[PDB]
RNA sequence: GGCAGUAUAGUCCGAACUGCAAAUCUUAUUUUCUUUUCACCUUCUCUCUAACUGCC
Numbered sequence: 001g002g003c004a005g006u007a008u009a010g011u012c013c014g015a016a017c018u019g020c021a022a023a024u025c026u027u028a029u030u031u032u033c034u035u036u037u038c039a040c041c042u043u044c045u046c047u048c049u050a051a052c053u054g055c056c
Base pairs, nucleotide, nucleotide: 001056002055003054004053005052006051008050009049010048014044015043016042018039019038021037022036023035
Other pairs, nucleotide, nucleotide, family: 001002cHS011047cWW017041cWW
C1' cells in the first nucleotide's frame, strides 16, 4: 500500500420468498383468473468501508 482469504458489522444495488392492505372495468346471481402498489423478515448475488490473517 496492492492483491487474496476468513469472520462479523455497517452501507449501496438487484433478485427471490412471506403477508395480503390498497387500486382497476366486464360477468353472474352458481363460480374463478391476471396486473400494480404497500409492509415486514429471511435468503442469494455484487459494490464500498472497518477488523484479522496470508502473500507480493
Description
Shown are 56 nucleotides from a PDB entry: RNA (C-JUN SL1) with a sequence from Homo sapiens. It was solved by solution NMR. The PDB entry is titled "Solution Structure of the RNA element that recruits eIF3 to the 5'-UTR of c-Jun and regulates specialized translation initiation (apical loop)". The entry is an ensemble of 10 models.